[PDB]
The PDB entry is titled "Burkholderia sp. TJI49 Guanidine-I riboswitch". An RNA structure (Guanidine-I riboswitch) from Burkholderia sp. TJI49, in which 125 nucleotides are resolved. The 2021 paper behind the entry is "An uncommon [K + (Mg 2+ ) 2 ] metal ion triad imparts stability and selectivity to the Guanidine-I riboswitch". Crystals were grown from: 50 mM HEPES (pH 7.5), 200 mM ammonium sulfate, 10 mM strontium chloride, 30% PEG 3350, 3% isopropanol. Released in 2022, the model rests on X-ray diffraction data to a resolution of 2.7 angstrom. An Rfam search finds the family "Guanidine-I riboswitch aptamer" in it. About the family: This family represents a conserved RNA structure found upstream of the ykkC and yxkD genes in Bacillus subtilis and related genes in other bacteria. The function of this family is unclear although it has been suggested that it may function to switch on efflux pumps and detoxification systems in response to harmful environmental molecules. Its family is annotated with regulation of gene expression in the Gene Ontology.
């Protein structure tokens, strides 16, 4: 010089997790 | 009025999953003489020679090992896919 596995800095927001809101319920005054 | 529990909606909101650099980092492996070691060659040379080719050296060409390096790289606007975005792609573009 070409190609390949990676990482990362960087990204959003489908799936977890956050969070909020509804509704529906388990506790206890 | 305090919970977590379930169900559903909404949100990008440190993070797992999930996109990610040409110009960021890192490796593989695949296409140059660092400077090599080996082995082949009657264009050269130095000794031979029984004048057929033989011994020695130098340069270099084609083997094959080992190593050493593998450059540079300013850059939008707008689009684009993906659920979405992006230093993804369109683009090492368009321009300088």
């Nucleotide at each position: 010089g070409g190609a390949u596995c990676g990482c990362u800095a960087g990204g959003g927001u489908u799936c977890c997790g956050g969070u909020c809101g509804u509704g529906c319920g388990g506790c206890g005054u | 009025c305090g919970c977590c529990g379930c169900a559903c909606g909404a949100u990008g909101c440190u993070g797992g999953u999930c996109c990610g650099a040409g110009a960021g980092c890192a490796a593989u492996c695949c296409g140059g003489u660092c400077u090599u070691g080996c082995c082949u060659u009657c264009g050269c040379c130095u000794c031979g020679u029984u004048c057929g080719c033989g011994a020695g050296g130098a340069a270099a060409c084609g083997g094959c090992g080992a190593g050493g390096c593998u450059c540079c790289a300013c850059g939008g606007a707008g689009g684009g896919a993906u659920a979405a975005a992006a230093g993804c792609c369109c683009g090492g573009g368009a321009g300088g």